[PDB]
Shown are 18 nucleotides from a PDB entry: RNA (23S ribosomal RNA) from Escherichia coli. The sample was in a buffer at pH 7.5. The 2013 paper behind the entry is "Structure of the SecY channel during initiation of protein translocation". The source organism's lineage runs through Bacteria, Gammaproteobacteria, Enterobacterales, Enterobacteriaceae and Escherichia.
RNA sequence: CGAGGCACUACGGUGCUG
Numbered sequence: 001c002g003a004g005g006c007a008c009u010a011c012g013g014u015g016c017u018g
Base pairs, nucleotide, nucleotide: 004017005016006015007014008013
Other pairs, nucleotide, nucleotide, family: 003018tHS009012tWS
C1' cells in the first nucleotide's frame, strides 16, 4: 500500500479499519 468492511455527510465526498 492493501480485497473488503465499519461512520457520517451537502451526496461533491471525507475519516475509521484491514